The RNA with a sequence from Saccharomyces cerevisiae (strain ATCC 204508 / S288c), together with DNA, has 73 modelled nucleotides. The entry has 12 different proteins, among them DNA-directed RNA polymerase I subunit RPA12, DNA-directed RNA polymerase I subunit RPA135 and DNA-directed RNA polymerases I and III subunit RPAC2. Tafur et al. published it in Elife in 2019: "The cryo-EM structure of a 12-subunit variant of RNA polymerase I reveals dissociation of the A49-A34.5 heterodimer and rearrangement of subunit A12.2". Ions in the entry include zinc and magnesium. The sample was in a buffer at pH 7.5. Lineage of the source: Eukaryota > Opisthokonta > Saccharomycetes > Saccharomycetales > Saccharomyces cerevisiae. It comes from the structure "Yeast RNA polymerase I* elongation complex bound to nucleotide analog GMPCPP".
Context: bound to proteins that are not shown
Order: sequence, then C1' cells, then structure tokens
RNA sequence: AGACCAGGC
DNA sequence: GTCAAGTACTTACGCCTGGTCATTACTAGTACTGCC
DNA sequence: GGCAGTACTAGTAAA
DNA sequence: GAAAGTACTTGAC
Repeated sequence: AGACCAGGC
C1' cells in the first nucleotide's frame, strides 16, 4: 500500500 | 459534405473497525554418495 | 583411491 | 458473464 472476506452506523 | 449506427472512455453515498494471503518455475551449480 | 550419477540448492527470470 | 451518458468515427452514398 492492494486484493478478498467479515462487520459498524 | 453528410447522416448514421458503431466503437470508446467515463462516473456509480460518507468513513469506520477487523481478519487473511500476498512468485513461481527452473536452471545451472556445488556437493553428496555410490561406485570400481 | 578418485570418477560420475543424482538430489538438492540457491540462484536469478516470467506472471 | 445480466447498468447509465457523450464523444470520436468509420460505414455507405
């Protein structure tokens, strides 16, 4: 600093 | 010169907290060992 | 005693 | 591999 996943309001 | 569909480059709420897995083949080399 | 075969190793190149 | 718009442009005539 991305990917995907799980959430918050 | 021109209409005309066709081809091309654009955005597509706010920010917030976690977690994960993130280069592979191969190729030539030095060393290990089985051998005679 | 030293030769060559393999099994590995670390090495530097393509997705 | 199941969305909206402009802009450039190649197609025939």